[PDB]
Notes:
Method: electron microscopy, resolution 2.9 angstroms. The entry became public in 2024. Shown are 69 nucleotides from a PDB entry: RNA (tRNA-His-tRNA-Ser) with a sequence from Homo sapiens. The 2024 paper behind the entry is "Structural basis of 3'-tRNA maturation by the human mitochondrial RNase Z complex". The entry also models zinc ions. The entry also contains Zinc phosphodiesterase ELAC protein 2, 3-hydroxyacyl-CoA dehydrogenase type-2 and tRNA methyltransferase 10 homolog C, not shown here. The sample was in a buffer at pH 7.5. Entry title: Human mitochondrial RNase Z with tRNA-His precursor. It holds a match to the Rfam family "tRNA". By type it is a transfer RNA. From the family's description: Transfer RNA (tRNA) molecules are approximately 80 nucleotides in length. Their secondary structure includes four short double-helical elements and three loops (D, anti-codon, and T loops). Further hydrogen bonds mediate the characteristic L-shaped molecular structure. tRNAs have two regions of fundamental functional importance: the anti-codon, which is responsible for specific mRNA codon recognition, and the 3' end, to which the tRNAs corresponding amino acid is attached (by aminoacyl-tRNA synthetases). tRNAs cope with the degeneracy of the genetic code in two manners: having more than one tRNA (with a specific anti-codon) for a particular amino acid; and 'wobble' base-pairing, i.e. permitting non-standard base-pairing at the 3rd anti-codon position.
Context: bound to proteins that are not shown
C1' cells in the first nucleotide's frame, strides 16, 4: 500500500437462519435432576442507503498474507 478476512462464551450451519454445547440464580432432588421455573442471547465498530438483507458502499480499529519504470 493492495486484497482477504473480523462469530465476546465455544463451535456448526448461512441466504439454514437457527441449532448442539455451555454459563447465571432458585431446588433437601428417593436415583432420568438426563428435570423444573426464571436470567442472559447483538456474526468487530460507527455511518449510509434499499420495501427489503446478514446484501451493496464509504470510514475506523484489528488479524493473515503479500509490497516496486
Nucleotide at each position: 500500500u493492495a486484497a482477504a478476512u473480523a462469530u465476546a462464551g465455544u463451535u456448526u450451519a448461512a441466504c439454514c437462519a437457527a441449532a448442539a454445547c455451555a454459563u447465571c440464580a432458585g431446588a433437601u432432588u428417593g436415583u432420568g435432576a438426563a428435570u423444573c421455573u426464571g436470567a442472559c442471547a447483538a456474526c468487530a465498530g460507527a455511518g449510509g442507503c434499499u420495501u427489503a438483507c446478514g446484501a451493496c458502499c464509504c470510514c475506523u480499529u484489528a488479524u493473515u498474507u503479500a509490497c516496486c519504470g